Shown are 143 nucleotides from a PDB entry: RNA (glmS ribozyme RNA; glmS ribozyme substrate with 2'5'-phosphodiester linkage) from Thermoanaerobacter tengcongensis. The model includes bound 3'-DEOXYADENOSINE (3AD) and 2-amino-2-deoxy-6-O-phosphono-alpha-D-glucopyranose (GLP). Crystallisation conditions: GROWN FROM: 12% PEG 4000, 1M LICL, 100MM MES-NAOH PH 5.4, 5MM MGCL2, 4MM glucosamine-6-P, STABILIZED IN: 24% PEG 4000, 1.5M LICL, 30MM MGCL2, 100MM MES-NAOH PH 5.5, 20MM GLUCOSE-6-PHOSPHATE, VAPOR DIFFUSION, SITTING DROP, temperature 295K. The organism belongs to Caldanaerobacter subterraneus, within Bacteria. The work is reported in "Essential Role of an Active-Site Guanine in glmS Ribozyme Catalysis" (Klein et al., J.Am.Chem.Soc., 2007). Entry title: T. tengcongensis glmS ribozyme with G40A mutation, bound to glucosamine-6-phosphate and a substrate RNA with a 2'5'-phosphodiester linkage. Rfam match: glmS glucosamine-6-phosphate activated ribozyme aptamer. Its family is annotated with regulation of gene expression and catalytic activity in the Gene Ontology. Rfam's curators write: This entry contains a glucosamine-6-phosphate activated ribozyme that is found in the mRNA for GlmS. GlmS is an enzyme that uses fructose-6-phosphate and glutamine to generate glucosamine-6-phosphate. The ribozyme catalyses self cleavage of the glmS mRNA that is thought to regulate GlmS activity. On this family, see Winkler et al., Nature 2004: "Control of gene expression by a natural metabolite-responsive ribozyme". It is annotated as a riboswitch.

RNA sequence: GGCUUUAAGUUGACGAGAGCAGGGUUUAUCGAGACAUCGGCGGGUGCCCUGCGGUCUUCCUGCGACCGUUAGAGGACUGGUAAAACCACAGGCGACUGUGGCAUAGAGCAGUCCGGGCAGGAA
RNA sequence: GCGCCUGGACUUAAAGCCAU
Numbered sequence: 001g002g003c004u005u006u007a008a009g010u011u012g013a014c015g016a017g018a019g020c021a022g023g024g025u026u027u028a029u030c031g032a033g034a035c036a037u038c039g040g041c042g043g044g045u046g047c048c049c050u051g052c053g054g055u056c057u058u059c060c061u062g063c064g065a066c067c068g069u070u071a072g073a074g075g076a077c078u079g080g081u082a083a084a085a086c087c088a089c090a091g092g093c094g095a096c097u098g099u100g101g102c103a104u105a106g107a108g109c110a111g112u113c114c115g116g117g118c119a120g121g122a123a
Numbered sequence: 124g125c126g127c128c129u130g131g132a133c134u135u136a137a138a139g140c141c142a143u
Stems, first nucleotide, its partner, number of pairs: 001141005007135005014031003020051006038130001039128004052068005058122006074114006086101006
């Protein structure tokens, strides 16, 4: 230095983003100076069906499409000033943990633009 | 990307074992 057993422990997703209702389902978006964030169990704002709602036509009804109240899928352009990381402080023999402060993304996140049904009825 | 751990991974004790 390596390994083994037992015991006691540590770790096991970093943020951003995401929500009409009921039911169903489970490897449900984005990126990161992380790379076990492996794996398992649970959850979940996704997806599917239905209902309701909105838009597609000024209004109403039916069917259809796309959505979810800022209620258009899809496309383009512009934008995007997060955390971990790291440092400090605190705790632990230690793995590692709590808080404070620091730099940096991308999207289904923001803005602008392109991009829209048929029938019947009504004013 | 939220909670939890019987595995894995990692730490500490003790005992043993192996290398140098």